Keywords: PHIKZ, Phage, hijacked, bacterial, Pseudomonas, PHIKZ014, ribosome, 5S rRNA.
The RNA (16S rRNA, nucleotides 2 to 914) from Pseudomonas aeruginosa PAO1 has 913 modelled nucleotides.
[PDB]
Context: one part of a larger RNA, bound to proteins that are not shown
RNA sequence: AACUGAAGAGUUUGAUCAUGGCUCAGAUUGAACGCUGGCGGCAGGCCUAACACAUGCAAGUCGAGCGGAUAAAGGGAGCUUGCUCCUGGAUUCAGCGGCGGACGGGUGAGUAAUGCCUAGGAAUCUGCCUGGUAGUGGGGGAUAACGUCCGGAAACGGGCGCUAAUACCGCAUACGUCCUGAGGGAGAAAGUGGGGGAUCUUCGGACCUCACGCUAUCAGAUGAGCCUAGGUCGGAUUAGCUAGUUGGUGGGGUAAAGGCCUACCAAGGCGACGAUCCGUAACUGGUCUGAGAGGAUGAUCAGUCACACUGGAACUGAGACACGGUCCAGACUCCUACGGGAGGCAGCAGUGGGGAAUAUUGGACAAUGGGCGAAAGCCUGAUCCAGCCAUGCCGCGUGUGUGAAGAAGGUCUUCGGAUUGUAAAGCACUUUAAGUUGGGAGGAAGGGCAGUAAGUUAAUACCUUGCUGUUUUGACGUUACCAACAGAAUAAGCACCGGCUAACUUCGUGCCAGCAGCCGCGGUAAUACGAAGGGUGCAAGCGUUAAUCGGAAUUACUGGGCGUAAAGCGCGCGUAGGUGGUUCAGCAAGUUGGAUGUGAAAUCCCCGGGCUCAACCUGGGAACUGCAUCCAAAACUACUGAGCUAGAGUACGGUAGAGGGUGGUGGAAUUUCCUGUGUAGCGGUGAAAUGCGUAGAUAUAGGAAGGAACACCAGUGGCGAAGGCGACCACCUGGACUGAUACUGACACUGAGGUGCGAAAGCGUGGGGAGCAAACAGGAUUAGAUACCCUGGUAGUCCACGCCGUAAACGAUGUCGACUAGCCGUUGGGAUCCUUGAGAUCUUAGUGGCGCAGCUAACGCGAUAAGUCGACCGCCUGGGGAGUACGGCCGCAAGGUUAAAACUCAAAUGAAU
Numbered sequence: 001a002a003c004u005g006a007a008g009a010g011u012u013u014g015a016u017c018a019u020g021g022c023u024c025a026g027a028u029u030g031a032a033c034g035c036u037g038g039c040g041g042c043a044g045g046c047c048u049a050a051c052a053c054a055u056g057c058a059a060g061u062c063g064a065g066c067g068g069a070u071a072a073a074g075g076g077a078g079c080u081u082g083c084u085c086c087u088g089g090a091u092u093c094a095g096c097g098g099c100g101g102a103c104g105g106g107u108g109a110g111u112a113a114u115g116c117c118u119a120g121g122a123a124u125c126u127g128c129c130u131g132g133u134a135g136u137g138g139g140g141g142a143u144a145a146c147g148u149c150c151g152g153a154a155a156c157g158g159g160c161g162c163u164a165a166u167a168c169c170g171c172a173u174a175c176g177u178c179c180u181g182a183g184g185g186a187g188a189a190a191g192u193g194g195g196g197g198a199u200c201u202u203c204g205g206a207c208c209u210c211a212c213g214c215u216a217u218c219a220g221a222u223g224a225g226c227c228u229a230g231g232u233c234g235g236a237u238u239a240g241c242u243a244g245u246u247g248g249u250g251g252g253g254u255a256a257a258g259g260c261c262u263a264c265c266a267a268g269g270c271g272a273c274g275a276u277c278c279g280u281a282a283c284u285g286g287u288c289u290g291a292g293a294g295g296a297u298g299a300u301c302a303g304u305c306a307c308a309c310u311g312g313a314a315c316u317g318a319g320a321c322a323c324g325g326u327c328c329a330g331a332c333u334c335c336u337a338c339g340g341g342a343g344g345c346a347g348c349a350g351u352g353g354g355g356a357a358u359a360u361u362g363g364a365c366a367a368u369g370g371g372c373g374a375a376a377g378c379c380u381g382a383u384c385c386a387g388c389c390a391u392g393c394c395g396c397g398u399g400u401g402u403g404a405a406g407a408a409g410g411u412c413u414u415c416g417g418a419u420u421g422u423a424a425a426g427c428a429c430u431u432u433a434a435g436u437u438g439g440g441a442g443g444a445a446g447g448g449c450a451g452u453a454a455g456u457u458a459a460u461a462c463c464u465u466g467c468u469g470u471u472u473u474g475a476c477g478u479u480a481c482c483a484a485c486a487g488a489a490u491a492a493g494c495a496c497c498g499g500c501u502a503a504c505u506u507c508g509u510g511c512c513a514g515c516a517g518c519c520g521c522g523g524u525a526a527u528a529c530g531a532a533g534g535g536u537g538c539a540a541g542c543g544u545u546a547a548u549c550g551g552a553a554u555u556a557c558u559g560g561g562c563g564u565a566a567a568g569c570g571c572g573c574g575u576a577g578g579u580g581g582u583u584c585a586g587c588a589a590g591u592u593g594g595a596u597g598u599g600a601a602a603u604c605c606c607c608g609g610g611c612u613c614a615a616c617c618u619g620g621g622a623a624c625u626g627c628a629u630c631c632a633a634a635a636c637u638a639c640u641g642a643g644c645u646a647g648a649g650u651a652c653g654g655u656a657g658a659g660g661g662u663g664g665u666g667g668a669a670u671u672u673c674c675u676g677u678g679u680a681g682c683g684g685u686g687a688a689a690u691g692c693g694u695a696g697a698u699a700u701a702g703g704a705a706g707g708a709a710c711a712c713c714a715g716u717g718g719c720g721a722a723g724g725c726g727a728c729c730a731c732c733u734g735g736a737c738u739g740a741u742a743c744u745g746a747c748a749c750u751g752a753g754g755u756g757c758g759a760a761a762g763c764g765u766g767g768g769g770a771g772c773a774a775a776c777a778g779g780a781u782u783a784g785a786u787a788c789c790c791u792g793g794u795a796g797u798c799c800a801c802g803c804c805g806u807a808a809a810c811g812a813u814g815u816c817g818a819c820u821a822g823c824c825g826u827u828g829g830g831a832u833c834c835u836u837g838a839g840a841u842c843u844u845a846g847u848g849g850c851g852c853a854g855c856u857a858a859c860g861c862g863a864u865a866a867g868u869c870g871a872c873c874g875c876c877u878g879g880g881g882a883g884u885a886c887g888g889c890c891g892c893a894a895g896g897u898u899a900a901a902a903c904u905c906a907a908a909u910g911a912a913u
Base pairs, nucleotide, nucleotide: 008024009023010022011021014913017910026549027548028547029546031545032544033543034542035541038396039395040394041393042392043391044389045388046354051352052351053350055349056348057347060099061098062097065096066095068093069092074087075086076085077084079082106307107306108305115232116231117230118229119228120227121226124224125223129220130219131218132217133216134215135214136213137171139169140168146161147160148159149158150157151156177186178185179184191212192211193210194209195208196207199206200205233279234278235277240270241269242268245267246266247265248264249263250262251261252260282304283303284302285301286297288295289294309330310329311328312327313326332343333342334341335340360386362385363384370379371378372377399429400428401427402426409420410419411418412417433490435485436484437483438482439481443476446472447471448470449469450468451467453465454464455463493538494537495536496535497534498519499518500517504533505532506531507530508529514521515520561875562874563859564858568873570757571756572755573754577750578749579748581644582643583642584641585640586639589637590636591633592632593631594630595629596628597627598626605621606620607619608618609617610616647747648744649743650742651741652739653738654737655736659733660732661731662730663729664728665727666710671705672704673703674702675701676700677699681692682691718725719724762803763802764801765800766799767798771797772796776792777791778790779789814872815871816870817869818868819867822850823849824848825847826846827845831841832840854861855860878905879904880903887898888897889896890895
C1' cells in the first nucleotide's frame, strides 16, 4: 500500500409542557461596498449589453515543383581611372502550384433532446503516420505571370499575342481493386534533388544508387459519421398529439443502414411510467455544504455539443455547410467623381455605452507544442514570461532581554486608592524582509563546420546513424540563491462589549437624535443611542450587503405526523398499480460471492518525493458506490408444475331485526264546516297590548271532510357501507347472525383515475294545504330593537319524476389480518351442567362502564386501543391573505370541485396549573 464523525440557543405565556413559525452561532463565493494598509510564493480577474468598435498584431510556409525580372562575387577584353560590353551567377519575390487556414484560441445566443453521460453493435470514411504488396511508360492542348489596347473616381474589369510545371486531359499496362452469373468487362501516376565505374551522349541529358514525392490496394493506430436501451429542471390552472405521419413494395440518394427523397399501398404510430405545450437552462469529470444519506451548483482546469453581426445556400477539399473563405437578402458604420463599393474584436491589448463590479494599445520563440520545408530557417497575442487589482490559499515581519521613584498624562473613585502598566523612559543586544554593493547555478535539448566507425551500393563516392574536436543559444533577468554595510531606523489596523455571545464603567441625549440579525432599547441617573477610558475577538486584514448548504427530525429512505396543535376523503363497489396462508420439484429474473472490459486524465483519501516550511507540484495505491459477459450458490421474492386447508366462497336447517320499495287499513290529538244547549268574556304575558267576542265567542255534546305524525312498548335496545330507519297487515327484496355435514382449494386485502348511495336546506314539472313556520304585518320591551316575548302568516315542511353534491356528513379516529391482565352489565345463537332454579361456567357476533402493562405533551384510550406489529390508499408543512381570486370540469340556478399569488406579523393554536 486499507482506513472513523452527528452540540444548540433566543422568541407566544402570570408561569410550565408540547406543536409550529422567525432569527443567530459554522463553512464557502469569478462576489460588491466601508475603514485600514508592509513583503513574498501559488492561483484568479466582464457573472450584466451574444451592445456596437477607431488604431495595432493574431496563418503562413515551400526557389531540393515551374516560368519571369533583380541581377552579386569572380573571369575578364577594351579605352584611360572610371565608364562600355561579354561571361556566368549567389541573393531577392508579384504570379502559377503542393500544403496548412476544418488545427490551436473566444462565448454559452440557441437546443429539454438521444444534444450530453452510462452500457453496447454495424452497414461506413480517414490526408499527414507504421507494416506490407504491385508500379511510377509515353503523348497532347491551353493559362496566370509577361506586352499591347479599351473602360473605371476607386475597388478593379474586359479583348488580342506568347510561355512552364509535381497545374489539366487522352492512350497503354494492373491484384493482392469495382461490377458481372459462372463467362467477362472497367479504372491510375509526377517528377525534383545529392553523387557516380562503364556505356549512348551537347556525363544539355540517357543510365546505376540514394533521399523526397506520387499512383493502386490489405492490415494497424488516431479522428470522424451512424443505430439501440437507460438517465437527463418546474408546471396537469398544458390531455390528447401526429398525414411522409406509422409500416409494406418499386425506384432514387449518401462514404455508410434508414421515409434520407419520390410513386403506389395499408391506417396505422405515440401518451397518464406524463406524449403535446409553456417557462427556464449547454451537459459531464467535479466544485460548496453535509457525519452519512442527501441538497444546490456546472467560475478556472479537462471531455463533448452549438455559435462566429442577423437568415439561408452550396463550392473547394481527406474531414467545413467553414470566427481572418465565396454568393445572396436584411440592420448598422465608412468611402465615392453618386455610377458603385468596403467592414464584422463571442481572437490578444485597447475606446464608447451598460453595470455595484473585473486589468497594459507589454517581452520575445529561449523552452514545450502547431503549420510549411525535413536544410537550416519563417510564422505562432494558444503557449512561456512581464505589468495592475489584499480578488482568493499559504508563508514572514512590523524587534528581543532587563527595567517599579509603580515616573508624567488620561479614566474612575467610598477620596484611601485602582487602572492604562514593565506597558513607557533608561540600559545591553539582534538586522529576517525592504535599501546599497559583489558573486552566482537551473530551465541547454539542439544547430553550423571538420574527422572517425558501421549500412546503402556496383562505386564506404553522395546520404542515414553511433562517436570525437571546435564554435554557437535565455525574453524571464539586476533569476533563485549566497557573502558584506546602515541602523530599531521602514513597516497596525477593523469589528464588538444587555441575552444568544468571549468581554464594562463613566460623560452628553432625554419617546428627540438615534440603534437594531431576533428578543427589542431611548419619556431626565441608558452597562443596548453618541463620545472617554478599559476589555474580547480576528489581523494585513477586518466589518456590512447578495446567494447555497447545515443547525431544519422545518418534505423525515436513513429520519417525523394526521382524537383535542395543520392534517383520515361523507360512505360503498371497482379497473391500472402495491402486497401474498402452507408443502414439495424445477428454473436463476430479483439476492449473494468470484473473474474480465469499462467507469478518461485532472479532483478527494492513503503512503512517499521536491521549492528552507506551507500553499503548490508530483510517483504509486485505493476509490469512482454504476453498467455489460461468464462461473457458483438456492435461504427469501418473482415465474412454472403438482398438492393441503388454516384465509375466502358455495350447499342445508333456524333464528332476531324502525334494513329497503309498491298498496291497503287503523285510533289518540289539532284545525275547518254544520247543528243543539248556554252567556260574558276568551286568548296571551315579568306584566300588558295586537287579536278573537253578545252578528252569541271560549267551554260543552252529535255529525262530515282532510293532512301529517305514529303515545305507552322504548332500553349505553336493534338493523343498515354511510346518510338513515319507530302504528298494523299483504307483496316482492338485500345482508348479517348460530349448528352439523359436504365441497371449491388462495379464488384474498387495499385502491390513483372512474361509477354509484347522497341528512337538512335548495331548484324544475304536476298534485296535495291539518299543524308548524323563513320572509312579511301588528302589539309590547327598548335611547334605538331590523331581534329575543305575544297575535297572525306565505314559500317550505307531504306525495310522483329529475337535479343539487355540500354538514360539528363525529368515534373530531380510512379499510383488512394477528398477539397482549381482568372485573361488572346488556342485545341473540348455540354448548356442558345436580336439577327446582329468580339457575351456574365456557365459547363466538355486537353494544356499554371501570381497569394493569404499554402509549400520550396532558386530557385520556386501554380485545370496539390512541399498546405491539404487518398490506394499500388519502391527507398536513406558521397565522392572516384564503378553501378566497383567475383558469378547466359539472350545475338551469344557488353554487360545488381543482386551487394560487402579491402584501403583512412574530406570532396563531394544543392540553394542564

The entry has 49 different proteins, among them 50S ribosomal protein L14, 50S ribosomal protein L29 and 30S ribosomal protein S15. The entry also models magnesium ions. Method: electron microscopy, resolution 3 angstroms. The entry became public in 2024. It holds a match to the Rfam family "Bacterial small subunit ribosomal RNA". Primary citation: Gerovac et al., Nat Microbiol (2024), "Phage proteins target and co-opt host ribosomes immediately upon infection".